This is an experimental structure of RNA (L8 rRNA, nucleotides 271 to 493; L1 rRNA, nucleotides 3 to 181; L5 rRNA, nucleotides 1 to 160; L4 rRNA, nucleotides 1 to 118; L3a rRNA (5S), nucleotides 25 to 99) from Chlamydomonas reinhardtii, with 704 nucleotides shown. The reconstruction used 101,291 particles. Among the 45 different proteins in the entry, which are not shown, are Mitochondrial ribosomal protein L13, uL14m and Mitochondrial ribosomal protein L33. Method: cryo-electron microscopy, resolution 3 A. The entry became public in 2022. The entry is indexed under Mitochondria, mitoribosome, alga, RIBOSOME. Rfam match: Bacterial large subunit ribosomal RNA. A reference for the family is Yusupov et al. (2001), "Crystal structure of the ribosome at 5.5 A resolution", Science.
Context: one part of a larger RNA, bound to proteins that are not shown
RNA sequence: GAAAGGCUUGUUUU
RNA sequence: GAAACGCCUAUGCACAGUUAGCCGCUGGGGGCGAGUACGAAAGGACCAGACCCCUAUAAACCUCUGGUACACUUGUUGUCAUUUACACGGCAUAGCAAGAAAGCUAAGUUUUAAAAGGCUAGAUUGCCUACAUUCAAUAACACCGAAUGACCCCGACUUACAAAAAGUUUAGGACUAAAUUUAUGA
RNA sequence: GGGAUUGCUGACUGAUAGUGCAAACAGUACUGUGAAGGAACUAAUGAAACUGGGCUA
RNA sequence: UAAGUGCGCAUUCCACCAAUACGUGAGCAUUCGCGCAUUACCAUUCUCCAGAGGAUUUAAAUGCACAAACCUA
RNA sequence: UAUGCCUUUUGGCAUAUGAUUACACUUCGUUA
RNA sequence: AAGGUAGAGUCUGCGUUGAACACCAGAACAUAGGCUUGGAAGCAGCCACUGUGCUUGGAAAGCGUAAUAGCUCACUGGUCUAGCAGUCUCCGCUUAUAUAUGUCCGGCACU
RNA sequence: AUUGCCGAAGCCCGCCUAUGACAAA
RNA sequence: UUUUUUUUUUUUU
RNA sequence: AUACCGGUAGCGCAAGCGAAUGGUAAUGGAUCUAAUACAACACAUUCAGACAAUCGGCGGUAAGGUCAAUUGUCAAGAGGAGAACAGUCCAGAGGCGAGGCUAAGGUGCCUAACAAUU
RNA sequence: GGUGCUCGGUGAAACCGAGCAUCCAAUACUAAAGAAACUUUACUGGCUUAGUACUGGGACCCCAUUUUUAGUAUA
Repeated sequence: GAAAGGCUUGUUUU
Repeated sequence: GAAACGCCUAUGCACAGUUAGCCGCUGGGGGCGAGUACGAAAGGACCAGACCCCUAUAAACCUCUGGUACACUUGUUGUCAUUUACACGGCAUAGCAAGAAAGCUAAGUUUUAAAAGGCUAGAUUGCCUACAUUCAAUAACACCGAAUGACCCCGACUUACAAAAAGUUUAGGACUAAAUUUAUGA
Repeated sequence: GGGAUUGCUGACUGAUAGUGCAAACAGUACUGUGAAGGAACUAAUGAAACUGGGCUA
Repeated sequence: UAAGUGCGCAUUCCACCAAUACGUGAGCAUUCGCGCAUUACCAUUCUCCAGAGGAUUUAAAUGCACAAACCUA
Repeated sequence: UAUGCCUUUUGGCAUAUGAUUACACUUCGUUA
Repeated sequence: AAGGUAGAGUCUGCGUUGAACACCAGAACAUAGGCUUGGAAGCAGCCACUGUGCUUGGAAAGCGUAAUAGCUCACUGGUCUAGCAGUCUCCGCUUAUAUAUGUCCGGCACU
Repeated sequence: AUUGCCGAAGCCCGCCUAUGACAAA
Repeated sequence: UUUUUUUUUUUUU
Repeated sequence: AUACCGGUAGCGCAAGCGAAUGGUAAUGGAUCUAAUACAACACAUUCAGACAAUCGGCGGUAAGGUCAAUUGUCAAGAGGAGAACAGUCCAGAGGCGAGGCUAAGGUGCCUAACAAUU
Repeated sequence: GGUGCUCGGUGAAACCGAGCAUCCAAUACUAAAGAAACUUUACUGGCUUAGUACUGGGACCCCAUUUUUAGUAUA
């Protein structure tokens, strides 16, 4: 010799 | 569609295929079996199948027996200090000599079958409040330890039925908190 | 043949070239007991090797 | 635009000359001479950077080889 | 020092003015 | 050079008047054929190879014994019953003892 | 397979270069 | 597959 | 319109026969000859060779041993095949092309190409 | 009319006079030597994995055709 990937976020308005 | 929440696995961590690969790899001799089957007869086995001894090799361990042990204990020589040549201190290989505990070690003590046993990678499965600082500059003590709801370390006290490694103890260091204890029955 | 002045002499050289020396002090520093050997160094400009960073990845 | 402009000399003119090789002095008067000095652009970011080093380029004989009289043999 | 031999950026060899203290020359001219 | 190594190319000793091997096996007399030797009795060394009734039986390949023998091989009737050799010739693979660090068709493979 | 195909910088094709000839202009 | 592309014999005592 | 030369291989008991390739000359080639032949014209280099096949001496009918003869390659030669490869087989590279046909060798996969004949 | 064996003859030549064998004017066997032909195969040139990859040339000896002899036979 890393990760966070999308959650149409299962939910919430500010 | 920004903020965390709920999901599949992604890392991390743990146990890790009836799971890959690889290494090591299982030594003997004499008894007992059997004065034996054999064999006129002297002369004495194949079976190691198991038990008793030894000896290797390999892997450990310090329980015994020993060795060593240089801030331990005792005795002693010379010399320098010593308004006491009382005690204590320096140097002479630790000055010398004797005796020691831990630790290490072997000449000591255990174990060495079918496959046993070790090393590296690992399908999976499980879990996740894990940025990694201090307790001494070579943790190898200590990750199968501790950091104050801490005996982790160090010191103090006791033990000749330990010639010393255990027991008590928060005295000191690992800082730390209050409106019921400066705090565990550590 | 040799020793000094001058050369509107040079299809000679131009600082690792030309004398060993173009220089504050070159036959010097330095080397060797000694005889002897014997360097480097002009003014600007600032190539390559080299080594760091960045980029490429 | 193989250019100008300044300085400094050398050549030849001139006028003073030692008057027999020129002796000095005004002058860029003269020369397609020689040496020295001097000439200014104004952006606009897609250029790898920083060091180390002393090659290349430019400049010039006091270097090199002789030559000419002079002195020595 | 001169003749010739060999030369080789120059000297070796015989003779002669010769072992001898001695001897020629750079004259400046100019006046019909 | 060598083995029942196999696939193929010709004449033939066998052999459906009972066949190589596989099966019941007859497997002999004067005799123990002649020298030796203690015994040489089908056979230590050697010489011989007489006959016999024969569908067969060699003086006889042999374990073998002091040797006969304990056993049998070879020679022949039937059983099995279609079996069936060994003389000639190549070919795809073989055998003949260290590829001594780790595979010798280039590997994987093809009967 | 005395031939189907693959197979070289061999041979053919397209373009270029060098040196020679021959043709035309 | 059109050659030719003009340039002077002289004159004065 | 062809002629001489040779004494080997083989054969023979011997004496002797006796090839094949070969040499030399003549004749004929609309066969070849971007070259050949010669040069007392000039300038060189080389004068250490190696191996393979076919025929041999000495070796062990050993040696990528050494020494003869013929041919080839390498030397001084790339490319393709032989797994790799101086000297073997095919083939002689002026250059470029993402055109085609073949040689040696291949045609199960690596690795281009027929269950062609199957 | 031919060759030899020699007697002599000149010119050194070669032929002449003799006198036997066939050349012509023989067939039938045998042992030698040569000639040209040819089957097969050695042996070779080229090619070559060293010859079920080929191809050109081609002997010797034997048999058979025949010539020069010699020997043995015929009436």